[PDB]
RNA sequence: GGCGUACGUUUCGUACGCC
Numbered sequence: 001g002g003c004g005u006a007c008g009u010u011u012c013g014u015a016c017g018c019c
Stems, first nucleotide, its partner, number of pairs: 002018006
Other pairs, nucleotide, nucleotide, family: 001002cHS001016tHH008010tHS008013tHS010013tSS
C1' cells in the first nucleotide's frame, strides 16, 4: 500500500498473509 485476515479509542490504522 491493492486486497484480505486479525486486532487495540488504531473500524482506515498496527501487524501479518497473498500479489